Context: one part of a larger RNA, bound to proteins that are not shown
RNA sequence: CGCCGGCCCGCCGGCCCCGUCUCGAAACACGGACCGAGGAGCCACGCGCCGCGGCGAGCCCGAGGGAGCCCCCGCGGCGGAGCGAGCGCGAGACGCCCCGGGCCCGCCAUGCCCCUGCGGGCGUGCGCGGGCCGAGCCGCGGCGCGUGGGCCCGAAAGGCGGUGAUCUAUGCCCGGCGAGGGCGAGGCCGGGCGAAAGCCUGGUGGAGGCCCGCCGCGGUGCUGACGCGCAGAUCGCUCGUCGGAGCCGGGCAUGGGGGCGAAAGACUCAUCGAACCGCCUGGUAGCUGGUUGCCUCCGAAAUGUCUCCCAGGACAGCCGCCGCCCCGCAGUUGCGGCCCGUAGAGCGCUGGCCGGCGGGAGCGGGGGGCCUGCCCCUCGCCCGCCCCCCAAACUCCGAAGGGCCGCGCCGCCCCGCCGCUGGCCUGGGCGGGGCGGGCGAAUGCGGGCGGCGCGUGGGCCCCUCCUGGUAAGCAGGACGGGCGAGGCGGGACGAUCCGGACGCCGGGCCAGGGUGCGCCGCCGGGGCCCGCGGAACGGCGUCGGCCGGUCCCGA
RNA sequence: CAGCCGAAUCGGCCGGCCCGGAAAAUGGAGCGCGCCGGAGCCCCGGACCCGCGCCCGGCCGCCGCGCGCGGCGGGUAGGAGGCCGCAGAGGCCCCGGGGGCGAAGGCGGCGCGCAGGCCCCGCCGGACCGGCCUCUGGUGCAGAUCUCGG
Numbered sequence: 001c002g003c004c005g006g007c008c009c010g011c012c013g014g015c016c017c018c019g020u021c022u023c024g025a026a027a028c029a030c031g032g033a034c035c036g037a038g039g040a041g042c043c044a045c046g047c048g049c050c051g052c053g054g055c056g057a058g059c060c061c062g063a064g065g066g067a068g069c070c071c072c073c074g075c076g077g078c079g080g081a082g083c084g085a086g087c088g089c090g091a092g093a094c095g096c097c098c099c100g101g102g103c104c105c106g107c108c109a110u111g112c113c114c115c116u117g118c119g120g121g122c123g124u125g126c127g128c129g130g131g132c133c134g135a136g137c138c139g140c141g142g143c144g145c146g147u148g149g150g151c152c153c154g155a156a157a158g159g160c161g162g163u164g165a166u167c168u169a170u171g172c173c174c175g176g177c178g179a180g181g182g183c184g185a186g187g188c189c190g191g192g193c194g195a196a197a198g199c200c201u202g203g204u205g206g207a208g209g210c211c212c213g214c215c216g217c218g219g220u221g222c223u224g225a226c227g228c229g230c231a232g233a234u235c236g237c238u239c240g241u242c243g244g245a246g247c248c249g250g251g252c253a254u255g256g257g258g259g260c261g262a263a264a265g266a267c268u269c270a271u272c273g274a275a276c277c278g279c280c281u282g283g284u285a286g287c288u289g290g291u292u293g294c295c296u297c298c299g300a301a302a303u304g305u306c307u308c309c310c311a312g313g314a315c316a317g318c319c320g321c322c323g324c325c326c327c328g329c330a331g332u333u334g335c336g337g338c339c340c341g342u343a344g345a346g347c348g349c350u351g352g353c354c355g356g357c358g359g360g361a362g363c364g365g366g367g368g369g370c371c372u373g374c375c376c377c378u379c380g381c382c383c384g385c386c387c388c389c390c391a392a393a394c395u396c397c398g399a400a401g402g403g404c405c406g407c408g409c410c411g412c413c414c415c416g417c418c419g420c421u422g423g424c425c426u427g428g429g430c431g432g433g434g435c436g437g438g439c440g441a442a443u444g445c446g447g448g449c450g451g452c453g454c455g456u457g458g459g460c461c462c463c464u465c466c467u468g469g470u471a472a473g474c475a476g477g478a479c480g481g482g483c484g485a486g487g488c489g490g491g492a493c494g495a496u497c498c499g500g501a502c503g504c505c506g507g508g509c510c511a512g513g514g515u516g517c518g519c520c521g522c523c524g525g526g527g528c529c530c531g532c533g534g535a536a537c538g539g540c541g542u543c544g545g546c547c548g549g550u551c552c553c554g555a
Numbered sequence: 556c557a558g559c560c561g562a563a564u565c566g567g568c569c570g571g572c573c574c575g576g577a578a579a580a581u582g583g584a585g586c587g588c589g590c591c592g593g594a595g596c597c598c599c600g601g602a603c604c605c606g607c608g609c610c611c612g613g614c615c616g617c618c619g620c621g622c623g624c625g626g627c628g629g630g631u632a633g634g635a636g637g638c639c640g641c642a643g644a645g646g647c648c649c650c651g652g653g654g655g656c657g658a659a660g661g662c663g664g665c666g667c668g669c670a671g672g673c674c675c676c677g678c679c680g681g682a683c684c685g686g687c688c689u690c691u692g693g694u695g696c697a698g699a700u701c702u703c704g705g
Base pairs, nucleotide, nucleotide: 002015003014004013005012006011007010017032018031019030020029034705035704036703037702038701043148044147045146046145047144048143049142050141051140052139053138054137055136058078064073065072066071082089083088094101102132103131104130105129106128107127108125109124110123111122112121113120114119151290152289154287158280159279160278161277162276163275169254170253171252172251173250174249175248176247177246180212181211182210183208187204188203189202190201191200192199193198216241217240218239221237222236224235225234256272258268259267293638294637295636296635297634298633303316304315305314306313307312317456318455319453320452321451322450323449324448325447326446329444330443332442333441334407335406336405337404338403339402340401344397345395346394350391351390355386356385357384358383359382360381364379365378366377409437410436411435412434413433414432415431416430417429418428420427459483460482461481462480465477466476467475488499489498490497503614504613505612506611507610508609509608513604514603515602516588517587518586522601523600524599525598526597527596528595537575538574539573541572543570544569545568546567547566548565549564550563615628616627617626618625619624639695641692642691643690644689645688646687647686648685652684653683660679661678662677663676664675666673667672
C1' cells in the first nucleotide's frame, strides 16, 4: 500500500457492506469464498384504447383459382339503424367544432279522430337507449390487461400405468444345529415299621417353554470410544437368553390404501401414519428469493367503500404519458350576509354538593308542667334566605378559531310567447328591440376538459389537541409539516431535531450552530458562581431582594 | 438592675447560583483532553468560522422566448423520450468497402464522449471483418441456499 479529492505522491481531508424485504439495515435479519461462461415480460390468441398508412358509404393478400411466382382475379364478414322480452315497429329540425337545449325513433302509458279495424293516423306525458345532411373498413406499430408452462425457479399433495419380499414381516416345504456344569420330577428296588390302610429311610432313575455358562441368538448399561466415524448405526467391556414360543441356510407364497404385524402405525432393499420408477406435470401458490446498458423529463401512495376480507384484489384518490379546446383563475387577504355550541363561564335547566341564618301549619321522635292530650319545650321535617365545591352522556350565556355564499352589468321603455298561474288587464318564466349609463376591493396569475394506463392500498416520526392505560422508544385519533422518496452544514454519535431542500463549477456573502486544544473559528463589558437525569425536603454557604420591630432617649 | 468599648441589630418571607436529599453490577465517558478571577452560567456589544443555501460570473441540459435571451435542474415505486452496445437480414460503401504490406480475438497504453461506450497505437495472434441506412430478435447480469466448469 481500499476508495474519492488536492497536490509530486505520501501527507491532509472525507468515506460502514453490498443486494434485499422493510416504518426503519453497518446490522447480533437474509443471500453472498473467488473467477469464467449460461441465466429471467418471449410468442400466440382475445379485448380496450392510441398513433400511422391506404381507401371511403363503403372497405377487405378469405379459402381458393389463374404454365401464375412480392403479379392477377377472388365470398362471407364488418359497417351503413335503432329499439323493444317479444309480436314487431322504425330516426332529419336545427349544428365549424364542442356542449346543453329542442325535436324524432323504439319501448311504457294516455286522450282524440277515422278507411282496408285490438288496424291506421294525430296530439300529449315520465324514464331509458338511439337519431337530427351516415364514418367506417382493412393493414401496420405501441401501451396495458385477459387466457395459455406465460418473467424465471420452488411445495406439503392428487392421479394413471408399471417394478420390487437379496433386506425385512409372517406362513409353508426341505435341510442343519445345541460344550460343560447345577437342581434332582414320576416310575422302580432294598431295609425299618404297621391290625390294616399306609408311612419312614437309603438308593435308583432322569423330568423341566428349570437354573449357571461356550459358540450362536438378542442388545441392558457405560449415557464409554468414534462421531468430516473402521461404519448412512461400527467398536470395547458390561450384559439378556442359551433344549425352548430356540436359532440358521436354501426353495416358495402374500404387492401398495395393498401385504404383513406376540401391535411398535412397526415392517415392506440406507424410504413407510401409505414403497419405488416413469408419466399427467414446466401441477398450483394471494407465498419466498432473483429479474441483465446509459442519459434526460415528469413523479406518487401507504387513504376511502367493498369483498370468506384483513400476506390479496377491485372501484375511487394521488401520479405519468397522450392530448384536445377556449374560457378567465386562486389551500390568499379585505369587505358584506349567514352558520356552529368547543374552551371559558355559569348552576337558570339535568343531576352531584358542604355547612350557616331564619320562619312555621308537621310532637317524626324525645325531654316532659298536664285526670290524660300535640295543654310543656327541643331538634328533625316542611319551605324560605343562603352558602362550599362540581359534570361526558348539564346549558343562562358564550370565544378564539373555523364553514358557507356574495363583491358587475345596472336601470328605463315597448311588445312577443306560454294546454303554466290568477277575480282581473294578475303573475311567473322565457325571448326580441330601442334608450340611457359604465367595467366599479387588494394581490398574484392564462384557464378549461377529456383519453389512456402505472404504481400504491403494512407506513412511521416532529409539533398541537386528544382518548385510554399506573405509566413507555405504549395503544388508538386529528391540523400541518417531515421522513418515506430530500443530498448538504450543525445537534459528539441519531431515517424524522435546528438550518438548508441537490446540474457542473470559480469567486464573494452568510443561515443554523459555535469559536482553550483535538478541530475551522473571539474578543470586549456588567452581574453570578464547591457546573453533576431527578422529587418532596433541608442548609449559620455566598449573593441579591421583599415586607415588620428595636438604633446615641446607647440596641 | 446599672455603666461603659460601643452601631447597628432582631425577626418573618423569598430567588439566582451552590451544597445535602442523589445507591449496582467489564474500565469510562460535561464527545475527549482538560478548565475552574473559566476554557462555567445569565445578559449587552462589535467580530470571525461556514450548506453551490443565497448572490455574481462561466459552462451543460431542460422548458419557455419581442428569437436577442430568460427562468430552471433532488428523487423510491412508477411512467415518457433520446440513444449506447450485441447477433443475424436487405441495401450502400464513384473504377467499386477493410484484410498474409496481417482479419477476428487477447494483453497493456493513449485519445474522444456527462455516460452507456467508442477510437487509435504497440505487442501477441493467424483468416476473416465491418461503418451508415432500413429490417429482425433466443439482444447487455455482482446476487437467485442460481446452473456448469475451473
The PDB entry is titled "Giardia ribosome in POST-T state, no E-site tRNA (A6)". Solved structure of RNA (Large Subunit rRNA, nucleotides 369 to 1129) from Giardia lamblia ATCC 50803, 705 nucleotides shown. The 2023 paper behind the entry is "Insights into translocation mechanism and ribosome evolution from cryo-EM structures of translocation intermediates of Giardia intestinalis". NCBI's taxonomy places the organism under Eukaryota, Diplomonadida, Hexamitidae, Giardia, Giardia duodenalis. Method: electron microscopy, resolution 3.33 angstrom. The entry became public in 2023. It holds a match to the Rfam family "Archaeal large subunit ribosomal RNA". The family has 91 seed sequences and 2,955 matches in Rfam 15.1. On this family, see Cannone et al., BMC Bioinformatics 2002: "The comparative RNA web (CRW) site: an online database of comparative sequence and structure information for ribosomal, intron, and other RNAs". Rfam links the family to the GO terms ribosome and structural constituent of ribosome.